[PDB]
RNA sequence: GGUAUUUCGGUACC
RNA sequence: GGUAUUUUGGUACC
Numbered sequence: 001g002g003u004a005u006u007u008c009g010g011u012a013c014c
Numbered sequence: 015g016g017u018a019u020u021u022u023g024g025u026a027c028c
Stems, first nucleotide, its partner, number of pairs: 001028005008023002010019005
C1' cells in the first nucleotide's frame, strides 16, 4: 500500500 | 438492512 470485518466499535448518507 | 470512511479506532489477511 491492497483487502477483510458495515452483527468489533465511531461518524455520516440512503 | 445498504453504503462511505482501510489517513476515525480495534482485529486480521497479503